The RNA has 23 modelled nucleotides. Crystals were grown from: 23% (w/v) PEG 3350, 0.25 M KSCN, 100 mM MOPS (pH 7.8). Primary citation: Devarkar et al., Proc.Natl.Acad.Sci.USA (2016), "Structural basis for m7G recognition and 2'-O-methyl discrimination in capped RNAs by the innate immune receptor RIG-I".

Context: bound to proteins that are not shown
RNA sequence: AAUAUAAUAGUGAUAUUAUAUUC
Numbered sequence: 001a002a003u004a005u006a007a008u009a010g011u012g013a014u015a016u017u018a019u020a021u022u023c
Stems, first nucleotide, its partner, number of pairs: 001022009
């Protein structure tokens, strides 16, 4: 720096955190 999963808030896009991974 990117990604995934879980919890939580939200009508939702998402957002916070936790956890893990990758470059």
Description
Protein in the same entry: Probable ATP-dependent RNA helicase DDX58. It is bound to GUANOSINE-5'-TRIPHOSPHATE (GTP). It was solved by X-ray crystallography to 3.1 angstroms.